[PDB]
Context: bound to proteins that are not shown
Molecule: 23S ribosomal RNA
Organism: Escherichia coli
RNA sequence: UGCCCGGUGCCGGAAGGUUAAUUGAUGGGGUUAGCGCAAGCGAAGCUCUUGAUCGAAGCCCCGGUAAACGGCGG
RNA sequence: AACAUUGAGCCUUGAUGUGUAGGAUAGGUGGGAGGCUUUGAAGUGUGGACGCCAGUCUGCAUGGAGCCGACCUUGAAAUACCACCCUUUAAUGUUUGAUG
Numbered sequence: 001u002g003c004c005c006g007g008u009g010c011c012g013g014a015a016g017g018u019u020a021a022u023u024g025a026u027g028g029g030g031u032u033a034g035c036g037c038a039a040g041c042g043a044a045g046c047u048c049u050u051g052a053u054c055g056a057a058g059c060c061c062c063g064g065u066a067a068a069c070g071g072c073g074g
Numbered sequence: 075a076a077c078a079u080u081g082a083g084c085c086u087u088g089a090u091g092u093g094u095a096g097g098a099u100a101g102g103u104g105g106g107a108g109g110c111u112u113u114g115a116a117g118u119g120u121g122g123a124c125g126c127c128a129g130u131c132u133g134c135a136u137g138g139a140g141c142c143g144a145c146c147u148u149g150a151a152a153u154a155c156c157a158c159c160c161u162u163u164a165a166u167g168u169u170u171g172a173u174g
Base pairs, nucleotide, nucleotide: 002072003071004070007069008068009065010064011063012062013061016060017059018058027049028048029047030046031045034041035040077174078173079172080171081170082169083168084167086165087164088163089162091160103157104156105155108142117136118135122131123130124129
Other pairs, nucleotide, nucleotide, family: 005068tWH014060tHH019056tHS019057tHS020055tHS021055tHS022054cWW023053cWW024051tWS024052tHS025051tHS026050cWW032042cWS032043tHS033042tHS036038tHS066069cHS082168cWW085166cWW089161cWH090161tWH091159cWW095100tWH095148cSS096152tWS098153cWW100149tWS102157cWW102158cWS106154tHS108154tSS109142cWW109154tSS113139cWS113140tWS115139cSS116137tHS120133cWW120134cWW121132cWS124127tWS127129tWS137139tHS147153tWH148152tWH149151tHS
C1' cells in the first nucleotide's frame, strides 16, 4: 500500500416492467335432437383448440462491493 | 385447526334510478282505487344522505289521528297502492381467494 463499481463476479432491495409450472375462464371448430321438398341453421351432452384469472426466483431497475476478477487516456 | 384483515361469486335486505321538458323518486310491465303500517297521521325541530339537498330516504320527541291520485307541473303519458327490473351501490347471511 493510492484512484476506478462503466465491464465481468457477487451482496442488499422489489415499488414498477418482463416472467414458469400451476389454474382453465372466453372466443373459435367438430358431432346433430330438431327446423325446414329445400339450400343451409343448429339445442343439449361429448370433445378439438386458444389460454382470461392468479404467479415467484431469475432478469430489467434500485443501493452497495476492487487485499472480488480486472482497469488506472489523448 | 382456529382467528384478524381484505378482494370477489351468489342471494338476502336496503338506498339514488335525472340521456328532453317535468325541480324530481315517470327503470318498465301487470295488478289496481282506496288504507293499520294498532297508531302509519301530519305539522314543528333535531342528526345524517343525495347541488334531483322543492323532494324523500332515514334515527327520535310531542301525537295512538289516513299521508297521498285533476298531482303542484310539463309531457303523447303523472306520480294512490302491491309485485318487481337491472345498473351505481351498500348492509347481513355467506361462499371463495388471499396475506398475516